Shown are 76 nucleotides from a PDB entry: RNA (A/P tRNA) from Saccharomyces cerevisiae. An Rfam search finds the family "tRNA" in it. Rfam's curators write: Transfer RNA (tRNA) molecules are approximately 80 nucleotides in length. Their secondary structure includes four short double-helical elements and three loops (D, anti-codon, and T loops). The depositors describe the entry as "Collided ribosome in a disome unit from S. cerevisiae". It was solved by electron microscopy to 2.5 A. The work is reported in "Structural basis for clearing of ribosome collisions by the RQT complex" (Best et al., Nat Commun, 2023). Among the 74 different proteins in the entry, which are not shown, are 40S ribosomal protein S24-A, 60S ribosomal protein L7-A and 40S ribosomal protein S16-A.

């Protein structure tokens, strides 16, 4: 830049084919207590990148931008 992929908590992953937003760190409150901590639980947290398609119900179904990434041209 002509060619091709995805964007979800402070961080990173799973989004059944739509009627759900979970999982693990991080943070904070609990239980267990001695010349040991550690361990086991409860909760807050993501217009799910933005704006319109997309349906009745789309954040998971299309174009543009944004952020990054994966390809490239041989003959003179």
């Nucleotide at each position: 830049g002509c060619c091709c992929g995805g964007a979800u908590a402070g961080c990173u992953c799973a989004g059944u084919c739509g009627g759900u937003a979970g999982a693990g760190c991080a943070g904070g409150g609990g239980a267990u207590u001695a010349g040991g901590a550690a361990u086991c639980c409860c909760c807050g947290u993501g217009u799910c990148c933005u704006u319109g398609g997309u349906u009745c119900g789309a954040u998971u179904c299309c174009g543009a931008g944004u952020c990054c990434g994966g390809g490239c041209a041989c003959c003179a």